[PDB]
RNA sequence: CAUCAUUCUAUGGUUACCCAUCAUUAGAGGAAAUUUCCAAUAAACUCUGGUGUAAGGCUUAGAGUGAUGGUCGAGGUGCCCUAUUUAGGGUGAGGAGCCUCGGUGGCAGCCCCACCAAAUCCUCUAUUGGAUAGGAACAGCUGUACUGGGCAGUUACAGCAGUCGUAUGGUAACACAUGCGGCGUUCCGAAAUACCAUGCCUUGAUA
Numbered sequence: 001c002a003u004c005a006u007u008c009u010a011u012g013g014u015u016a017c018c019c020a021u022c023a024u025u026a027g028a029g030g031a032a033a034u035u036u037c038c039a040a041u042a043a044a045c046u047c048u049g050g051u052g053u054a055a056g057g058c059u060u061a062g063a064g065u066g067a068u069g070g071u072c073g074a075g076g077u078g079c080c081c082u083a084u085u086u087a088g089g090g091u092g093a094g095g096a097g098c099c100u101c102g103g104u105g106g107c108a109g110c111c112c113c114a115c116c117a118a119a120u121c122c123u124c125u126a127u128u129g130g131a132u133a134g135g136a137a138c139a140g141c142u143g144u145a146c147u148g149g150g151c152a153g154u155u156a157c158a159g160c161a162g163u164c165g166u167a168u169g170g171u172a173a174c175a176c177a178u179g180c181g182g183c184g185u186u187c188c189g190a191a192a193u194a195c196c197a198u199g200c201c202u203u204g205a206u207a
Base pairs, nucleotide, nucleotide: 004066007063008062010060022052023051024050026048027047028046029045038130076098079090080089081088082087096120104114105113106112134188135187136186140160141159142158145154148202149201150200151199162183163182164181165180167178168177169176
């Protein structure tokens, strides 16, 4: 320093409705499993007044007893599963709502080593929810690899067709050239897909 009751008092008063409690009418406000990340998500419940209904005194300032010792003693407190159900296998976080100094063991009664109840419940233990993560079918041609060889499709890649921006030439318009660079595509949610047929043809070149 701190808990509830006691009477006394303000030239203070509550109280012509004030009040505790139970509701109802009325808003804001969480952490965590899950996880990698931004900010979510949604209660249970706290706060204040109104109204309705019982016991009491007031919430404001003081003095003493009632009751704790150093302070509230500081520990019981819940929820999932199970033919170990007087028990064992368990651990996420957060809100209010309660008996008290317990009765028995062990060197007993104090420090303690163990046990048996007081009234505890509700709630998101993850449904979700954008986004980037990440998968997919979609084609503009040669080349290589699929073949004994050829044409087809098919895949992966590079170059350049297309393409976008760019400096110039040119013009009243302006649509192209030049040379220099950039370049899939759409899907937006998972993907364990049977993926069949894996197509047809085969020198005049000497029996």

An RNA structure (IAPV-IRES) from Israeli acute paralysis virus, in which 207 nucleotides are resolved. It was solved by cryo-electron microscopy to 3.2 angstrom. The organism belongs to Aparavirus israelense, within Viruses. The entry has 77 different proteins, among them eS30, eL29 and eL37. The PDB entry is titled "Structure of a mammalian 80S ribosome in complex with a single translocated Israeli Acute Paralysis Virus IRES and eRF1".